The PDB entry is titled "EDF1-ribosome complex". Solved structure of RNA (18S rRNA, nucleotides 654 to 1164) from Homo sapiens, 442 nucleotides shown. Ions in the entry include magnesium and zinc. Released in 2020, the model rests on electron microscopy data to a resolution of 2.9 angstrom. The entry is indexed under translation, frameshifting, collision, RIBOSOME. The entry has 35 different proteins, among them 40S ribosomal protein S19, 40S ribosomal protein S7 and 40S ribosomal protein S9. Rfam match: Eukaryotic small subunit ribosomal RNA. The family has 90 seed sequences and 75,755 matches in Rfam 15.1. Clan: SSU clan.

Context: one part of a larger RNA, bound to proteins that are not shown
RNA sequence: AAGUUGCUGCAGUUAAAAAGCUCGUAGUUGGAUCUUGGGAGCGGGCGUCCCCGCC
RNA sequence: CUCUCGGC
RNA sequence: GGGGCCCGAAGCAUUUACUUUGAAAAAAUUAGAGUGUUCAAAGCAGGCCCGAGCCGCCUGGAUACCGCAGCUAGGAAUAAUGGAAUAGGACCGCGGUUCUAUUUUGUUGGUUUUCGGAACUGAGGCCAUGAUUAAGAGGGACGGCCGGGGGCAUUCGUAUUGCGCCGCUAGAGGUGAAAUUCUUGGACCGGCGCAAGACGGACCAGAGCGAAAGCAUUUGCCAAGAAUGUUUUCAUUAAUCAAGAACGAAAGUCGGAGGUUCGAAGACGAUCAGAUACCGUCGUAGUUCCGACCAUAAACGAUGCCGACUGGCGAUGCGGCGGCGUUAUUCCCAUGACCCGCCGGGCAGCUUCCGGGAAACCAAAGUCUUUGGGUUCCG
Numbered sequence: 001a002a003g004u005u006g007c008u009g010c011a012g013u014u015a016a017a018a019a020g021c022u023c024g025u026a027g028u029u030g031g032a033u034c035u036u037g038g039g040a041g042c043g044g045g046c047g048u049c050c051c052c053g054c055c
Numbered sequence: 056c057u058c059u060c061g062g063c
Numbered sequence: 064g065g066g067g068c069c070c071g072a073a074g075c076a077u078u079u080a081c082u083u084u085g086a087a088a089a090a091a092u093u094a095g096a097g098u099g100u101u102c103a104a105a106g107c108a109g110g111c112c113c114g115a116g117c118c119g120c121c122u123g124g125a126u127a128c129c130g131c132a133g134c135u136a137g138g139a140a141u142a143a144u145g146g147a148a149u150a151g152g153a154c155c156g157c158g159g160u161u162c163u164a165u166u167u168u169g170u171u172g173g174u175u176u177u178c179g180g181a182a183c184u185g186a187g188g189c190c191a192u193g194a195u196u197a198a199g200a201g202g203g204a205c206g207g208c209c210g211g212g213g214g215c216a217u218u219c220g221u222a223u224u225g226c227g228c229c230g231c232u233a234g235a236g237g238u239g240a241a242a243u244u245c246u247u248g249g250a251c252c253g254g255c256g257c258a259a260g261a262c263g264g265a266c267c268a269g270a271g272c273g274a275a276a277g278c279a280u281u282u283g284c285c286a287a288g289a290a291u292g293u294u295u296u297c298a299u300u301a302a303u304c305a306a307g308a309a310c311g312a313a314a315g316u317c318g319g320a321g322g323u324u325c326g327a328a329g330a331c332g333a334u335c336a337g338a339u340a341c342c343g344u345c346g347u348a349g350u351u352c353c354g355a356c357c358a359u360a361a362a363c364g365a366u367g368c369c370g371a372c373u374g375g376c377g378a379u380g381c382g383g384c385g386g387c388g389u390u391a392u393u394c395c396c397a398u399g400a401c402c403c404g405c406c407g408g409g410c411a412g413c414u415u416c417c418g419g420g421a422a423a424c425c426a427a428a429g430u431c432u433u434u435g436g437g438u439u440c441c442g
Base pairs, nucleotide, nucleotide: 003434010442012440013423014422018439020310022308023307027303028302029301032195056074057073078143079142080141081138082137083136085134093127094126097107098106109121110120111119152190154188155187157185159183162180163179200300201297202296203295205292206291209288213285214284215283216282219263220262223259224258225257226256227255228254229253230252234245235244271278272277315356316355317354318353319352320351325349329345330344331343332342367438368437369436371430372429374414375413376412379409381407382406383405384404385403386402388401389400390399391398418425419424
Other pairs, nucleotide, nucleotide, family: 011017tWS011441cWW016442cSS019439tWS021274cSS021309cWW024306tHS025305tWH026304tHS039054tWS039055cWS040054tWS041053tHS042052tHS049050tHS056076tWS060062tWS077144cWW084135cWW086133cWW095125tHS100104tWH106108cSS108122tWS112117cWW113114tHS116117cSS116118tWS139140cHS147150cHS150192tWW153189cWW156186cWW158184cWH159160cWS165178tHS166174cWS166176tWS168174tHS173174cSS177178cWS180181cSS197298tWS198299tWH207290cWW208289tWW210287cWW211270cWH212286cWW217281cWW218280cWW221261cWW222260cWW232250tHS233246tWS233247tWH233249tHS234250tWS236243tHS237242tHS238240tHS240333cWS242332cSS242343tWS249250cHS268279tWW273276tHS275310tWS311358tWS311362cWS312359tWH324350cWW326348tHS327347tWH328346tHS333341cWH335337tHS338340cHS366428cWH373427tWW377411cWW378410cWW380408cWH387402tHS415426tWH417427tHH420422tHS420423tHS424428tWS427429cHS
């Protein structure tokens, strides 16, 4: 070569493959919200872009 | 970012 | 202890992950620069003038990379985390606090020292004083309903089997055909009764409820639940889950009740080449209830659960909302039955070049080489 070990990247109706069903602790994962445009000269052209210094 | 000696 | 020309001693108004940088990561090997080993694999070497003093000149032996952990300096979006709720809060000052280095009230001996800090505590002032919102996340309350959900107790129904009386009779039953079987000791059939234990027809549906397994006669009681409605509360309390736990058809096991009907085993009658079968007659265990085990099924939608998005249509079940009319009591407003719609959650159906798929097919089995929402089990 082999995405026939799959993290990238495989599958599980009928090809092999979802536990009979529900609860549940470690594990894993977990909604939105608290600083943004005008700001200071060099500033990819104050040229309504901006090296960039935060007035 | 802050301010007690700035110790140029 | 106090002039502008200045910058360092100290600390970070959380702490991390992350990212960029800087130091440190042996050489060799690898990548890679230079160099005509005669080319190359290699090597680390080499190159330039001599008309000769030339009593020799130039140049290399780079650089990168070196996971994670550790150290360092910038950023601060993303992700985690922390500060004020019984204020034991922040910041300004003012009291009153217990002791002690350094003053010098220069000879010590008394030291005055707010001299300088550490000690607790009282009375304040001020902060625009201090709690994000209320998830088409969840939990809980409330309201009217709804349902073959579950348990306990009750009520009823025909039928089946058995039994007792009564009627008339010779066959009845069963099969493809028959026989086993029952029958003048009167079966089968008809009538009236009685008892027993099962089982709940038709209504009953691509209807409902339940985590599944499962759940259907009446009435009463007991606790539970989904959906809906809500300008109610709490405020992230959540999703999925190794280990662990509850339930789990039928058959089966144990003990006790009960045994109508069916009926594994068994016996017989048939059929057949055979027939330890299919068909028929009988019949044990079992089927029923109570109590305890067992943990399995084509336990199936052969399709994990939670969440989001992506066509149409007509119905149906529950709840709510809104409308012409019809109908009921009653004459009105409700409230029921129907009719026309809308919203939510359900069981499903039809249709479709949504898309997928090896196809059958599937609105999920789609949103997948344009490949990553979370997670369990598993080939």